[PDB]
Context: bound to proteins that are not shown
RNA sequence: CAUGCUACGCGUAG
RNA sequence: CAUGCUACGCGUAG
RNA sequence: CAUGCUACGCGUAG
RNA sequence: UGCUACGCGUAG
Numbered sequence: 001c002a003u004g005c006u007a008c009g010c011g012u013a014g
Numbered sequence: 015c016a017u018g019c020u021a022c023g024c025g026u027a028g
Numbered sequence: 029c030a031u032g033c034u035a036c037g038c039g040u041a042g
Numbered sequence: 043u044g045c046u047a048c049g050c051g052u053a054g
Base pairs, nucleotide, nucleotide: 001032002031003030004029005054006053007052008051009050010049011048012047013046014045019042020041021040022039023038024037025036026035027034028033
Other pairs, nucleotide, nucleotide, family: none
């Protein structure tokens, strides 16, 4: 630095 | 013993 | 936290 | 103080 994860929060939808 | 290139491992930063 | 990339340092082998 | 989807944000 990129990607994906984990934790917490927030917004919208049906 | 010095300079360069390649493969491998470790650490650091983005 | 994990993976990969870039850059740097070190060590092994050619 | 339900189930599901998506999207942000801040940490690892």